[PDB]
Entry title: Structure of the RNA signal essential for translational frameshifting in HIV-1. HIV-1 frameshift RNA signal: 41 nucleotides with solved positions. The entry is an ensemble of 20 models. The work is reported in "Structure of the RNA Signal Essential for Translational Frameshifting in HIV-1" (Gaudin et al., J.Mol.Biol., 2005). On the sample the depositors note: synthetic-T7 RNA transcript. Method: solution NMR. The entry became public in 2005. The entry is indexed under RNA bulged helix, RNA.

RNA sequence: GGCGAUCUGGCCUUCCUACAAGGGAAGGCCAGGGAAUUGCC
Numbered sequence: 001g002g003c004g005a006u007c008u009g010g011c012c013u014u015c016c017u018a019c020a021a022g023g024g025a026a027g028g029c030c031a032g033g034g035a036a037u038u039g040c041c
Stems, first nucleotide, its partner, number of pairs: 001041006007032011
Other pairs, nucleotide, nucleotide, family: 018021tWS
C1' cells in the first nucleotide's frame, strides 16, 4: 500500500433469565459505513 476477516444497526432463530412488560448470551440472515487491528501478498 493492496486484499481477506471483523463492527455497528436492523431482523429472525435457539438457549438462559424475568415470565405481565423486559434483560443477557450464542447462532443465522438482511442493510450501511469509517478507522484500526489481524492474517495473507